[PDB]
Context: one part of a larger RNA, bound to proteins that are not shown
RNA sequence: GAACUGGCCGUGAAGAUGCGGCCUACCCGUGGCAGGACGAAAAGACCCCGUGGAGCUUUACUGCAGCCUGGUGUUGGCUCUUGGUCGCGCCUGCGUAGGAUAGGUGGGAGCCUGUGAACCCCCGCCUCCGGGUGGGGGGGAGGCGCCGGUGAAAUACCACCCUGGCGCGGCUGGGGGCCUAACCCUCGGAUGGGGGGACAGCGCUUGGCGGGCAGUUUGACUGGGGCGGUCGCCUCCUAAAAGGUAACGGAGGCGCCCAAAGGUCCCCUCAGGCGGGACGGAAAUCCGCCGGAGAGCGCAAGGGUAGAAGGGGGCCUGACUGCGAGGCCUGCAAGCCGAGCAGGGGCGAAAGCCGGGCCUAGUGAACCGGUGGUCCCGUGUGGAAGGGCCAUCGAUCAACGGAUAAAAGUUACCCCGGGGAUAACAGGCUGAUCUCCCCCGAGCGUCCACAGCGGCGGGGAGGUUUGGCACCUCGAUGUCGGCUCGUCGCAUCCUGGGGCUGAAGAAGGUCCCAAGGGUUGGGCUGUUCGCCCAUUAAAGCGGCACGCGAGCUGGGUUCAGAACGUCGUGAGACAGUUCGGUCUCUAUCCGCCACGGGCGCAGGAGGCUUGAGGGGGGCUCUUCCUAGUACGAGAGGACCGGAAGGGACGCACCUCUGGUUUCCCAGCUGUCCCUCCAGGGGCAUAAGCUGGGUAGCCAUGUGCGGAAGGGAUAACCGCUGAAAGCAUCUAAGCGGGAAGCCCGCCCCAAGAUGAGGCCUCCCACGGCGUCAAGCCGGUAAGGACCCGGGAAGACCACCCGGUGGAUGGGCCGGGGGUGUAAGCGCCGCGAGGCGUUGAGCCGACCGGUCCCAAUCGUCCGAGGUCU
Numbered sequence: 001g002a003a004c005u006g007g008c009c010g011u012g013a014a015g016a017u018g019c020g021g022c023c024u025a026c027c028c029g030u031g032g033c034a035g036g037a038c039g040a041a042a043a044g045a046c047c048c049c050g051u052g053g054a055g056c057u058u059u060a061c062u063g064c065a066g067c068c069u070g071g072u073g074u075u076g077g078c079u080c081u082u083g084g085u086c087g088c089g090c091c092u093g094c095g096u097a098g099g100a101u102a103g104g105u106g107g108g109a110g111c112c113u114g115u116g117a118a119c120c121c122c123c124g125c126c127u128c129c130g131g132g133u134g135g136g137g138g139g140g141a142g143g144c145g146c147c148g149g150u151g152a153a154a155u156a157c158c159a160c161c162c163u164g165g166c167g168c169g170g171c172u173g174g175g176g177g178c179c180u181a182a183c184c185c186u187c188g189g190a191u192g193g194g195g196g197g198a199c200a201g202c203g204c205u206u207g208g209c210g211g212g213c214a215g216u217u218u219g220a221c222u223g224g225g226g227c228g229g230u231c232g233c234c235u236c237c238u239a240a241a242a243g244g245u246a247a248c249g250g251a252g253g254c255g256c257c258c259a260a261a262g263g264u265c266c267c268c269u270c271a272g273g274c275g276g277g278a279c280g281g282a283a284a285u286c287c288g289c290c291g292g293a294g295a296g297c298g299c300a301a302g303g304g305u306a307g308a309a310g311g312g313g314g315c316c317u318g319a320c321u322g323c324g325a326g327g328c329c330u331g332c333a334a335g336c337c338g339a340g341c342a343g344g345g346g347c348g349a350a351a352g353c354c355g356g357g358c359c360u361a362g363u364g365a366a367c368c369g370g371u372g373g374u375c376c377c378g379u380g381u382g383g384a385a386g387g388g389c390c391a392u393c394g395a396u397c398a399a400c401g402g403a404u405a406a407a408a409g410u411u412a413c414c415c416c417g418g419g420g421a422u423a424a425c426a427g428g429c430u431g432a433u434c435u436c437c438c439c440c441g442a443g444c445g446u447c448c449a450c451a452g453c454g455g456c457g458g459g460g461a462g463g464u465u466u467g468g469c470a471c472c473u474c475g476a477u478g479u480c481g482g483c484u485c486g487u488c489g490c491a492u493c494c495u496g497g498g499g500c501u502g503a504a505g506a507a508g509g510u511c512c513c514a515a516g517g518g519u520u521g522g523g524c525u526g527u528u529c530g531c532c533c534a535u536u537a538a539a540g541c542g543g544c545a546c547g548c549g550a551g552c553u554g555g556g557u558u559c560a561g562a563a564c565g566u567c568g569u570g571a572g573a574c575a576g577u578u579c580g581g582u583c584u585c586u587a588u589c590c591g592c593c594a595c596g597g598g599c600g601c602a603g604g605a606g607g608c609u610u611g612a613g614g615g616g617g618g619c620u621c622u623u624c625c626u627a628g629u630a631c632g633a634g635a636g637g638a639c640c641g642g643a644a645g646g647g648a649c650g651c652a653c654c655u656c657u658g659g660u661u662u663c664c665c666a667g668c669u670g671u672c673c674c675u676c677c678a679g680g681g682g683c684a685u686a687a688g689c690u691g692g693g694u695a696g697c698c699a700u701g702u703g704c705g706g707a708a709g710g711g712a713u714a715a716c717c718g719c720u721g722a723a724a725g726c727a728u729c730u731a732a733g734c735g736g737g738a739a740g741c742c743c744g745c746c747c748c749a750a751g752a753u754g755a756g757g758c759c760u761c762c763c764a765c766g767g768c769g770u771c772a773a774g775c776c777g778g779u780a781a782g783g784a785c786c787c788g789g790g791a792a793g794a795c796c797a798c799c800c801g802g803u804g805g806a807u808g809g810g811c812c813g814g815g816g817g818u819g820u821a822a823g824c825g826c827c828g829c830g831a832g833g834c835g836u837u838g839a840g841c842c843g844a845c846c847g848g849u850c851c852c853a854a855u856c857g858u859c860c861g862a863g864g865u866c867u
Base pairs, nucleotide, nucleotide: 003017006023007022008021009020010019026598027597028596029595030594031593032592033591035590036589037588040584047419048418049417050416052415053414054411055410056409057408060216061215062214063213064212066209067208068207070205071204072203073202074201076179077178078177079176080175081174082173083172084171085170086169087168088167089166090165091164093162103161104160107157110144111143112142119138120137121136122135123134124133125132126131183196184195185194186193187192219231220230221229228248232254233253234252235251236250237249255400256298257357258356262316263315264314265313266312267311268310270294272290273289274288275287276286296305297304299362301360302359303358320343321342322341323340326337327336328335332401345354346353347352368394369393370392371391372390373389374388376387377386426473427471428469429468430467432466434462435461436460437459438458439457443453444452480555481553482552483551485547486544487543488542489541490540493518494517495516496513497512498511499510500509501508520534521533522532523531524530561579562578563577564576565574566573567572599751603762604761605760606759607758608757609756613748614747615746616745619647620646621645622644623643624642625641631636649705650704651703652702653701657699658698659697660696664692665691666690667689668688669684670683671682672681673680674679709743710742711741716736717735718734719733767775768774782860783859784858785857786802787801788800789799790798807853808852809851810849811848812847813846814845817841818840823836824835825834826833827832
């Protein structure tokens, strides 16, 4: 999807109308119910996944706006104040110390005064205030120097250069003011005045702050995900005697180190054990004997190894360059081993050995770059720039085959693509944990293992717990609890039966049998469960998708809001709390409860029945009598047997009690109307309201039920009885014995295709199939249609009536419900009251009565297959 769409127990991708076996079941509808079709509805909204997406956040990354800021342009004038540096002109540096208060080091046999010298007076500047130096005046022909050494040098002057400073000038900058003419603001009155002012604003440029905004990043493995752990390499195990070989399998290590711990040549042999020896101890060193490796081999393990790879010493640098036949390993790329040739060497007499280390870890592709070379390219040409080449450097690129040079979070405000490849519910497999049972027998129990307990251990069952696993279901299997409704198991709570008892009796204990019925109401909490209160015969345990949301609820859980505590810088977050929060009229099929239509039951009918087979029911307490006897010291107090009351439950009923009674009667208000009064009607719900109320339908009301009784059994108690002289309830037998089993009690029931039975009715076929069964057709006993109705009923059916008839309606009588109508009279001023009057009105209940209507009719319907 089509359907010709049952139940059970199985089975199957683990929850079957479709598969197996069995069981059930005639064909088709109508009203109802919702257990099922993993029912419909939405390509699950949770969960995970995708190098999907979005909103949010921040001390994630990277930008941008914005703001800060230096230089500049727009940008001008007058000053003062300071820097840098260039050149020029001066001056500055201090410890006995050849005479000293000379910065360095060299020139220098000489200077200085002629128009002016040692010595003074006024003034600037430095000051270790000792002195030093320049101007101006007086003065008027002198003052230095060098050799003459107790010092790092030696001081006329001419040099050159250093430290630091002053002055002049150049080239440039920082600053403080003042000004006005740019620029900006204003000013009823502007080519102007005032204010700010080269600042501010704006252009270009610098760097900074910067979730206000923008783009994105925030790894993987994972017995769901996260949290935790891990990620490359080495050794061993797992690894199943080649190699290889997994897991969030068992157990460790590496990210180095050594110029000697490397090459060679020579030499030596360990650890331990036991003796012996000052300080000397379990071991410092020494002596002797024993000791094939248990020592050592730089570090983990393993392999290996003294016929050295170990220990010592001597010379050395082969921790060589250029290569490399050939292989181990291997997806690639890598990684590994390598004899031999050439160069130039090291050690050794030599043979020869040496391209690091006993070996197996100590590592990082490319890219982009740095550094050193070299012959190579060098954009018209020479060169340069920059490349190439050879060497080497920068990687917890540790997520270790390494996405970018550069990156974290949150979403319950969420979204898309996917997934039962994967978690939460239920199922499933399993049964560690759970529940229940058993084996062992210590030891309790005065004694005595077992009346009742049961140490240390051991074996099972069940599938209700928590989980493990991840098998159907994520193009949806609604998820806790309650409520309604059930049903099943028994490992029984009660009631029945029973054995043992540490059972006097009563009452218990404990075990076996037994599910037929029963298994209360409340406080608390969403609760399940529990704890309480008051009862009880008892207040059982589990399953049915933690039974049951196309049956209900919606307190809890479980979206969006809001708060608390808590965590987080934050956005947010919490099987933590708190208040709130959309539960979807229509059943196709199975199933179920009810009720019909068809056909069958071989002749057709009206009746009355049998009961195969099903269903319902199934509970129990108290008191009294026996007797307050048995039993008991007493208190207590039986059995067995009999009687009377109950509690819930069930069926039926309506006399009583008590409800409802939609118009059966009355009363009352407002308003509108009929006609003014009187009387009355509508409306005030779908009765305006109120007080009442027959039938019916009902429970709170009434009556009954559970049984008796029979048969077979459970556990258990016996008889007779062997094997096995005895003994034994058993292996042949025979008895007792449960609210349980079968029958009885009640209801259904012949679709009981196994269609039963009995009574009583109706019977010939006129014509065709001249043959098999039939066909066309008016009839029979009958039965429908149609009609009047019904404590029957959704329709249907059922039942009763249909005029030779009381079926419904009316009408009459009686019940019964109201409460004494209207009209008139009388009393009252009047509202009213009294009388006529238990009047009037009056559904359904019990009857009577043909006044009205069931008038008249019509259509179906056997004539019987075969031995």
This is an experimental structure of RNA (23S rRNA, nucleotides 2018 to 2897) from Thermus thermophilus, with 867 nucleotides shown. Rfam match: Bacterial large subunit ribosomal RNA. Its Rfam clan is "LSU clan". The literature on the family includes a 2001 paper in Science by Yusupov et al., "Crystal structure of the ribosome at 5.5 A resolution". Among the 49 different proteins in the entry, which are not shown, are 50S ribosomal protein L18, 50S ribosomal protein L25 and 50S ribosomal protein L6. The entry also models magnesium and zinc ions. It comes from the structure "Crystal Structure of tRNA Proline (CGG) Bound to Codon CCC-U on the Ribosome". Crystallisation conditions: 4% PEG 20k, 4% PEG550 MME, 0.1M TRIS-ACETATE, 0.2M KSCN, 10mM MgCl2, pH 7.0, vapor diffusion, temperature 293K. The source organism's lineage runs through Bacteria, Thermotogati, Thermales, Thermus and Thermus thermophilus. The structure was determined by X-ray diffraction at 2.94 A resolution and released in 2014.